[PDB]
Context: one part of a larger RNA, bound to proteins that are not shown
RNA sequence: GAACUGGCCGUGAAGAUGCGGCCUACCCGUGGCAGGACGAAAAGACCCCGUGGAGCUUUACUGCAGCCUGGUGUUGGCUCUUGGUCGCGCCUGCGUAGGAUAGGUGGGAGCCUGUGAACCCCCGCCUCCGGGUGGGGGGGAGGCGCCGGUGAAAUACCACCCUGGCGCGGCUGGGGGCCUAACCCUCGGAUGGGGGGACAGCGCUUGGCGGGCAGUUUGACUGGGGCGGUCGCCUCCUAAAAGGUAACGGAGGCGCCCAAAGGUCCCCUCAGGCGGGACGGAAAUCCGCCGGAGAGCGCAAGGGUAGAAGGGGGCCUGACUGCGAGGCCUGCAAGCCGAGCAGGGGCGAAAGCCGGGCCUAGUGAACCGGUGGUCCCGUGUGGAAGGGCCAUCGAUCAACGGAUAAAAGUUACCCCGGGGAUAACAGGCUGAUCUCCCCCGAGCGUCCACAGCGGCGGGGAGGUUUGGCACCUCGAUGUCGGCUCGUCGCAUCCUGGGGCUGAAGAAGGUCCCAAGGGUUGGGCUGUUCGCCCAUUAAAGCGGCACGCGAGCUGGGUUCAGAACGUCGUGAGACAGUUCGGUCUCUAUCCGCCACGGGCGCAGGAGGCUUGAGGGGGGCUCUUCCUAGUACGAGAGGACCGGAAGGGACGCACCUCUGGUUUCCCAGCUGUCCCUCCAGGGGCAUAAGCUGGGUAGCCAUGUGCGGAAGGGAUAACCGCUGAAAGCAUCUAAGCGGGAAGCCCGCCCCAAGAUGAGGCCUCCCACGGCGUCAAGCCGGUAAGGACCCGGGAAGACCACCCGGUGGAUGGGCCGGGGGUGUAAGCGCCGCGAGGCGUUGAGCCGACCGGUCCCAAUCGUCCGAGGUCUUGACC
Numbered sequence: 001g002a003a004c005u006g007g008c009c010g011u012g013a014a015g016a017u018g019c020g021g022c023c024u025a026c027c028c029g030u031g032g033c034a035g036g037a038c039g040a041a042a043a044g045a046c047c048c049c050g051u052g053g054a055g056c057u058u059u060a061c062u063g064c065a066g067c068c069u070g071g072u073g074u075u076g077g078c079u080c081u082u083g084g085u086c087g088c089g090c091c092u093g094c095g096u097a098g099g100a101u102a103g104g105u106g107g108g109a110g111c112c113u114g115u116g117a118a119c120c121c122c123c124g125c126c127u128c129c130g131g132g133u134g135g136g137g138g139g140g141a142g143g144c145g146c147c148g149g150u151g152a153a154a155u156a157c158c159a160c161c162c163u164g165g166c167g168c169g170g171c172u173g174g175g176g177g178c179c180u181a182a183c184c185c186u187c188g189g190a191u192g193g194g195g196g197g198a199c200a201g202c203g204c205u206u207g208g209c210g211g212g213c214a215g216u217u218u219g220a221c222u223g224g225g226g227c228g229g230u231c232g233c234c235u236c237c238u239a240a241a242a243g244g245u246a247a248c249g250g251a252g253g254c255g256c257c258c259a260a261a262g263g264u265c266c267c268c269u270c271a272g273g274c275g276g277g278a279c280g281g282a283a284a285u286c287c288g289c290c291g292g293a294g295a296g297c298g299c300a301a302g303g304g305u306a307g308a309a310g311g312g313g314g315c316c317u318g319a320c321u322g323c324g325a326g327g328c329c330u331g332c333a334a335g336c337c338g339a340g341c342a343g344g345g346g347c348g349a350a351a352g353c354c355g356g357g358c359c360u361a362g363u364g365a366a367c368c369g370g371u372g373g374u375c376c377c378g379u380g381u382g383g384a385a386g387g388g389c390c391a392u393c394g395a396u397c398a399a400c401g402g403a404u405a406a407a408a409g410u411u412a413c414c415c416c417g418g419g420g421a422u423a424a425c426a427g428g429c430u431g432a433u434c435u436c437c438c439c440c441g442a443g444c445g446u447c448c449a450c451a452g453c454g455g456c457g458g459g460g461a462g463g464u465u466u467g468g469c470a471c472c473u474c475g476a477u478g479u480c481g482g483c484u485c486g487u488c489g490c491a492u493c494c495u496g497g498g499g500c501u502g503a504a505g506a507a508g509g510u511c512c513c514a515a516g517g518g519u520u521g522g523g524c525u526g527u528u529c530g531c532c533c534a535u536u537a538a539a540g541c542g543g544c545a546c547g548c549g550a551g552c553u554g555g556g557u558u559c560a561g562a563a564c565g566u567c568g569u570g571a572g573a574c575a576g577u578u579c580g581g582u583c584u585c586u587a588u589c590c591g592c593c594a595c596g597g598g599c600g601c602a603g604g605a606g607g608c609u610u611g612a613g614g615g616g617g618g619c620u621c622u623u624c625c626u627a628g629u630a631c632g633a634g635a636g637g638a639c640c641g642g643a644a645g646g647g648a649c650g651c652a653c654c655u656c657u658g659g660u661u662u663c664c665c666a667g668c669u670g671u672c673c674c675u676c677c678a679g680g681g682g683c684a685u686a687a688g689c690u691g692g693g694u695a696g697c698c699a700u701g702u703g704c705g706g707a708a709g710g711g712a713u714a715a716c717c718g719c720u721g722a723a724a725g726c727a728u729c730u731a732a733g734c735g736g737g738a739a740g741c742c743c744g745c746c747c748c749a750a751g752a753u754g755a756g757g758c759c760u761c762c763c764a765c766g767g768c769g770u771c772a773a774g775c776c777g778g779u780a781a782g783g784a785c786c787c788g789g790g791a792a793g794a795c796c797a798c799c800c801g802g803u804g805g806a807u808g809g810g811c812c813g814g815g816g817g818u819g820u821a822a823g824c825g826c827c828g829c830g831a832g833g834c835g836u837u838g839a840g841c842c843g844a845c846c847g848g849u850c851c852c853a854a855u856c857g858u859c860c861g862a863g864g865u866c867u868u869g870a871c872c
Stems, first nucleotide, its partner, number of pairs: 003017001006023005026598008035590003040584001047419004052415002054411004060216005066209003070205005076179012090165002103161001107157001119138001121136002125132002183196005219231003228248001232254006255400001256298001257357002262316007270294001272290005296305002299362001301360003320343004326337003332401001345354003368394006376387002426473001427471001428469003432466001434462006443453002480555001481553003485547001486544005493518001495516001496513006520534005561579004565574003599751001603762007613748004619647007631636001649705005657699004664692005669684006709743003716736004763864001765777003782860004786802005807853003810849005817841002823836005
């Protein structure tokens, strides 16, 4: 999707109308309920996956706006003031010391003064304040160097240089002040005045702050995900005697170290134990004997190993360069071993060994780039810039085969693509946990053979807890609890029947039988549960998708809002709390409650019934008599047997009680009306409101039910009675024995296709089929249609009538309700009051009466199939 769409126990991808077995079931509808079709709707919003998306945050990353900011342009005048630096000018420096107050070395036997000399007068600066020192000058023909030496130095003058400073000039940078004329603001005016002012603003450029904005990043594994852990390498086991082999299987280690801890040649041989020996102890060193390796091998383990890989010593650097036959291993790439040849070497007498270390961990593709070297290329040419080649370097690229040079969070505001590949619900497997049994029972119970107990341990059952698993379902299997409606189990709460008792009686204890029926009302909380109040015979435990949201609720949980504690810098977050928050008229099928239509039930009709088989129902307490007897010292207080009352449930019923009684009567207000008054009508609800109210329908009201009884059985109590001389309720057999079982009572019921029975009624035509049923037409008993109706009823059905008729309406009588109409008379001014008058009005209840209507009609309907065994 198509359907010719039942129930159970099973089975199946684990929840079957469709598969197995069995049960049940004539065909078709209508009104109804909602348990099922894992019902419809919506490509699950939860959860996970995607190197999917979006909003939000921030001390994630990276940028951008914006703001801060040097230089410079627009950008000018005058001053003050400084740095640095170069060129020359001018200085300076001090340890006793050489006589001193000589910065470095060299030109050095001459200088310099009459190109106004040596002492002083102020002024000048420096000062280790000794002095240095020059302007001027009082100034008028000197003063000096060596030689000499306790210091290197040597103490005249030509220069060329250091350190610090000032003088000037040169390129320049840094400041502060004033101006006005760019720019900027302003002024009823302007080729201008005032204000600010080379600032500010603006261009270019530098650096910075920068979730205010933008773009992204924010790993995988994972018995869901997160949180935790982990991620490459070595050793052992798992690994199943080749190799290899998994898990969030059991245990450890590496990210180095050694210039000797390396090569070679030559020696050497341990740990441990016993005995001996000053300080010397269990262990320092020493001597003996014993000691095939348990020691050592740099560090984990393993394999290995003294016939050395271990310990000591001597010379050494092979911890070489150029290669590499051939293989281990292996998806690739890598990893690994390797003889041998060549150069040049080490140790060795040599044979020979030597390309680090007993081995297996001690590590990192590529790309970018550094450093050294060499030859190679050098963009017309020579160079150079830069590359290449060789060598080495920068990696917790440790998420360790390494996305980028460069990266964290949150979403309950969320979205899309997906998954039952994967969590939450339910189921399912499982049954650790859970609940209940049983075994063995130490031991407690004065004693314990007997009540009630039951340690340490053992074996199971159940599938109601919490889980584990991840099997159907994520193109949807709605989640706690209440409510409504139940149904099943028995591991029994009560009631019935039992055994035992540590059972006097009454009242309990424990265990057995037993699922028929019962199993209360409240306070609290969303609660289940539980606690509590008051009762009770009792207030039972479970299952049915924690039964039941196409049956209801929506308090809890579980969207979006908001707050509190708390966590987080933040956005936000919490099996924490608080307040609030859309539950979807129409049933196709199955199933269920009801009611019809059809055919069948081999002649056709109208009655009346049998009951296979179903269903319904099944509760219980109190008091009294027995009898204050038995029992008990008392207090208490039975059995058995009988009697009367209750509760809750059920079915019927309406006399009583008590409700409703949509027009059965009355009263009352506002308004509009008829017709002024009187009287009455509408509306005030789908009765305007009020007081009442018959029939019917009803419960609070009335009657009646649970049984009695019969029979089988359960636990149990017995008879008789062996195997087994005794004994034994049992093996053969029998009797008693439960509210339970089968009958009994009430109800449905012959679709009981096994379609039953009885009473009665109709008839055995005409043709054709000359035949297996029939077939055509009226017919017959009857029955339909139509009609009046009905405590029957959704329609259908059913029941009564249908003129020889009381069926409904009408009228009359009564019942019954309402409570004394209207009109008139009387008293009051009047509202009103009285009488007339239990008046008038008057649904349905009980009757009567043909006054109206059920007039007249029409159609459908057997003539009996054979076989077969008895008769006038």
Molecule: 23S ribosomal RNA, nucleotides 2018 to 2902
Organism: Thermus thermophilus HB8